Shown are 877 nucleotides from a PDB entry: RNA (23S ribosomal RNA, nucleotides 2018 to 2902) from Deinococcus radiodurans. An Rfam search finds the family "Bacterial large subunit ribosomal RNA" in it. For this family Rfam cites "Crystal structure of the ribosome at 5.5 A resolution" (Yusupov et al., Science, 2001). The work is reported in "Crystallographic characterization of the ribosomal binding site and molecular mechanism of action of Hygromycin A" (Kaminishi et al., Nucleic Acids Res., 2015). Ions in the entry include magnesium. Crystals were grown from: HEPES, sodium hydroxide, magnesium chloride, ammonium chloride, 2-mercaptoethanol, spermidine, 2-ethyl-1, 3-hexanediol, ethanol. Among the 28 different proteins in the entry, which are not shown, are 50S ribosomal protein L13, 50S ribosomal protein L19 and 50S ribosomal protein L17. The PDB entry is titled "Crystal structure of the 50S ribosomal subunit from Deinococcus radiodurans".
Context: one part of a larger RNA, bound to proteins that are not shown
RNA sequence: GAAUUGGCUGUAAAGAUGCGGCCUACCCGUAGCAGGACGAAAAGACCCCGUGGAGCUUUACUAUAGUCUGGCAUUGGGAUUCGGGUUUCUCUGCGUAGGAUAGGUGGGAGCCUGCGAAACUGGCCUUUUGGGGUCGGUGGAGGCAACGGUGAAAUACCACCCUGAGAAACUUGGAUUUCUAACCUGAAAAAUCACUUUCGGGGACCGUGCUUGGCGGGUAGUUUGACUGGGGCGGUCGCCUCCCAAAAUGUAACGGAGGCGCCCAAAGGUCACCUCAAGACGGUUGGAAAUCGUCUGUAGAGCGCAAAGGUAGAAGGUGGCUUGACUGCGAGACUGACACGUCGAGCAGGGAGGAAACUCGGGCUUAGUGAACCGGUGGUACCGUGUGGAAGGGCCAUCGAUCAACGGAUAAAAGUUACCCCGGGGAUAACAGGCUGAUCUCCCCCGAGAGUCCAUAUCGGCGGGGAGGUUUGGCACCUCGAUGUCGGCUCGUCGCAUCCUGGGGCUGAAGAAGGUCCCAAGGGUUGGGCUGUUCGCCCAUUAAAGCGGCACGCGAGCUGGGUUCAGAACGUCGUGAGACAGUUCGGUCUCUAUCCGCUACGGGCGCAGGAGAAUUGAGGGGAGUUGCUCCUAGUACGAGAGGACCGGAGUGAACGGACCGCUGGUCUCCCUGCUGUCGUACCAACGGCACAUGCAGGGUAGCUAUGUCCGGAACGGAUAACCGCUGAAAGCAUCUAAGCGGGAAGCCAGCCCCAAGAUGAGUUCUCCCACUGUUUAUCAGGUAAGACUCCCGGAAGACCACCGGGUUAAGAGGCCAGGCGUGCACGCAUAGCAAUGUGUUCAGCGGACUGGUGCUCAUCAGUCGAGGUCUUGACCA
Repeated sequence: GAAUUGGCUGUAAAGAUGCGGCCUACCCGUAGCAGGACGAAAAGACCCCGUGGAGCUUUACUAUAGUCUGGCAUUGGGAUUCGGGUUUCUCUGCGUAGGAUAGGUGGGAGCCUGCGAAACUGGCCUUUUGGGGUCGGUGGAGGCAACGGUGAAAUACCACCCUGAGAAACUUGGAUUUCUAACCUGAAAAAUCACUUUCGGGGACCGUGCUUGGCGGGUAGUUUGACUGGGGCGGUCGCCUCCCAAAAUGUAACGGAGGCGCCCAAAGGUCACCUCAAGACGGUUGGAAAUCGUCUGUAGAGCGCAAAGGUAGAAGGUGGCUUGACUGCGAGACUGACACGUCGAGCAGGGAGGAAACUCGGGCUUAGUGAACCGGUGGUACCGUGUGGAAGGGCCAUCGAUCAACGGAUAAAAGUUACCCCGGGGAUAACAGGCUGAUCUCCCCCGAGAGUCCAUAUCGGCGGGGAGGUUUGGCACCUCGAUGUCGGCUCGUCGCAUCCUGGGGCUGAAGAAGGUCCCAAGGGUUGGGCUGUUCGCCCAUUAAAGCGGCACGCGAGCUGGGUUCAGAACGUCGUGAGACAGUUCGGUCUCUAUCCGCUACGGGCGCAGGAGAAUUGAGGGGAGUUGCUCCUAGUACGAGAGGACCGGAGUGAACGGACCGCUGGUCUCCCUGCUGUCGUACCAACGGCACAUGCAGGGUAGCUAUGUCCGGAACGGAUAACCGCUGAAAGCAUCUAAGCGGGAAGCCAGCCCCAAGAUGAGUUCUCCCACUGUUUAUCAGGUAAGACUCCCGGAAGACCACCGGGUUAAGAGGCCAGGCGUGCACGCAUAGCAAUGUGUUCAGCGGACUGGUGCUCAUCAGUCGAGGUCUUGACCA
C1' cells in the first nucleotide's frame, strides 16, 4: 500500500491479524472504553557523523575602521646658540747645522713711491730660552738675498697652494623664541554664509593630504586532524625485533613484551696475530667479586645500543699499514597498488692493504628516517627575450623538516553554543526489547567447625554443581521520515522462590508460644508522618501488612512532583563566551477511534411447515478472605507459672449483592418566609429579575450510603505433601513391585448468574391446516393460527429492544376521594396611634403517592404471515 484485518504458543531482522501448530469464531450495525494496530502529527530538537552552517568568545591565525607616531606637502620671515661646507679677507710650521721659524718650484741678481721684517718694560695667538703682528713715552729713513755661511734643498724681489685657526659673507640646516601677511576662529547695523573693517584671539601649531612603524575582538574572513566495541577524557599515529601467525610468504585487534630518530676517524679497508663464560685445587693487599697458576671447558661468553637469527676455521679480543665511509656505471633478481625499498656479479678510471691468490664502492645482519615545493652554498658555461655582455634561470653536488597527525592540505590559525540551524545515521549512544548471565537473585552437593555431649534441631568455613532473567553491565540485532522517559493516580491480571490463612515431616516439639522443611497460588495482604520518590526510617494497627513479571504493565487514561529547552541566581570551573547528570525559583502535556481487542444493545438469516408459550444444561462466568469471645476446660500437659488439640457455639471487620421500611442526604419551582426594583391603573393582592432556583426554611415520590437485609458455607468425589493396610522380589523387614485405605483454604461437583448460533442449533405443552393460480405465468397470491405498524403509557430505556393498555376499554392525563408536604390562605371582622396580633382557620396551596370514576386521547385502519424436500427403517389400517 491494498485488505476477505481473532486467540494462544512458537518462528521469523530479535515485539506476528497475515509464517507454523493448536484453539476460537454465523452475517451486519448502534452507543460506549482506550490494550494493540511498534496508532496520527513534525524526514528526532538527545546522540554520532558531514574536511555542512551560523551567533558568540578570547593572550588561535590573518587583515582592518579607528588611533598614536617619524618624514614630505599646504608652510612664510626674523632674532639667539650649535652643524659643516664653500668663497673672500687673514697666520702659526726650532727632532738636524744654520748669528737671527728657509714654506715650495721658476725669471736666482734687480727694480721696488699701488693689499702686517730690527728689539728697552707688569703680552696674547705657539706654552714666562731667543724670534713677524704689539697699546704708549722712547724717534739714524733707502735696501737686501748673497760669494762666505750651507743642507738630497737655504735664509730677500713676482707668484701657485696650504695643515690647524681669526673677521666677513652665502648660508644650507638642527633646536628654541617670537612676530604675522598662510591657515584657523569669535564679536558688531547684515542669524547658515559673503562682505568690510574695529576687529579680538590663536597661529605656521592644529586640521587636511601621501608615506613610516606601533596599538587595534571595535569589526571582518576563517582555522580548530583522525583512530575509537557511541562520542569525550586517557591512550595511539613513522621505524626495528619477538609471540599471536594455523611448520612457504602473508595476515587483524585500544591482543601479549621490548627497542629507534643514533653511534664509531676507528667500531671502517686490508694485512697479521690472539680465543671466551663458569666451576674445582693452591695462591701478598684480596679473601662474595679483585690480580696469578694448574685442570675441566662448543659457546653455559662476546658482538656500541632492542630482541631475533647468526657466529669459535670469527662477526669475538690485539697490533701494522691506511681513507673503498671512491667517481663513471650496472648483467640479473628480491620486494611494494604506486612511489619506495633491498641484494648484486661484472666493465672503466684510479687508489688501499697484502709476498702474493686476492679483498675493499662503510659497520654481522635487520631500526637510526622526510616525497615535492620554494630557498642557501661550491662547481658548471646549457638557455639568456635586435646582437655582445651582465641580472636570472638550467645542470651536478649539496645544506634547511618532532612537515613526529611522520605519503607530508596553508607561508601563516584556538574555543563556545541550553539561542541555535541544515543534511544524514538505527552504519552509532541514552529508554525499552533481544542475545549473553561475569555481576545480581535464589536452590543443590561436601563437611571442617558452632550446638555441654551429638556435622545436619537449627547454623554451616575452605571449595564444588545448577536454576532464574526482576540488578549493574557486556554486545549494538529491529525502531533516530520519533518505539514519550522517573514517581504517583487509575485500572487489572499472572508467576511462586508463600507475608497471612489451610494440610503435613522433623524439632535442641511438655503445654502454650516457636524454628525449620515439604504440599498448597482459593481469597486476603490497613491508615498515616518525612521525601518527587521507587525504596527506606518512623507513628498506630494487623491473620498478614509477601517478592517479582506484564515495554522497570498502564501519559491516543489523568497527573507532571523528579529529569533534560529557552529566564534568573548561588557555589564551583573557565582569561572569556560558556560550563556541571551540583543546587535553586520559574516554565504550553495535542475536542472527533477507521480495524483488531473490550463492555453493553439491536437488525439479518439460520435451526425442513406457520405460530404462542414453558424448558433440559453441552458449555461458560461470578463467588472462595479473616479476627475476636464463649463452651468444651481451668480439663490433656505441666513442680509450678501457665495452659491446649479436637469438636460445638456466638459476634464482628473488609468486601459483594439487593433494597429504600428505618436513620439521613438530595429532591431547579411541592409549601412558606425575605429584600431591592419594574410591572399588573392605585390600596390590597400578585408576577417577573436579582443562577443557568435571587436568598433562606422545610420537603413527598424517585434516586442514594454513612442506612438496612442477605452472602463466603454444609455434605460428597478425586487428589498434594504426608499417614497407613495387606505384601513379595530379598525366609527378616518394607505403604508398592499387583492391589487397598486415610488425606488440604487447592481439583471436580454442590452455591448464585448467563447459556441450543451447543450450525452437534435439543426437549415438552398447545393452536392453525391440507387454499388459489390456461408449466404462453414451476413459483408466487389471497389467507388461517399469529404478529407487526400506529396511539397512549411504563417501576424498561441513549436508539433499538422489554412490559402494559388500546372502547368487549381504568392504560395515562383530568376529575373525585384519601395519603403526604408546607403550617394557618384571600376576604371580612376585632384589638391596636402604628408596626403588627387575634378570629374565621388542624386553614390555604399542591410534582411524582394510594384508589375510584367513562370527563379527554387511545379513532379508522393498513402491512406481513403456513400449505410443509428426499432417503432408508419401525408400527398401522